An RNA structure (SARCIN/RICIN DOMAIN FROM 23 S RRNA), in which 27 nucleotides are resolved. Primary citation: Correll and Swinger, RNA (2003), "Common and distinctive features of GNRA tetraloops based on a GUAA tetraloop structure at 1.4 A resolution". Crystals were grown from: ammonium sulfate, potassium MOPS, magnesium chloride, manganese chloride, pH 7.0, VAPOR DIFFUSION, HANGING DROP, temperature 292K. Entry title: GUAA tetraloop mutant of Sarcin/Ricin domain from E. Coli 23 S rRNA. Sample source: A2660U and G2661U double mutant of the SRL domain from E.coli rRNA. It was solved by X-ray crystallography to 1.41 angstrom.
RNA sequence: UGCUCCUAGUACGUAAGGACCGGAGUG
Repeated sequence: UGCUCCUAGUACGUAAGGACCGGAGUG
C1' cells in the first nucleotide's frame, strides 16, 4: 500500500445524492 472500523447518514447538496481530510484496528 490494501482491507476494515470510527468520524457519520455528520459536513456538503434544491434534490438526486452523500464525503474529503483525519484517526484507529489489521493480514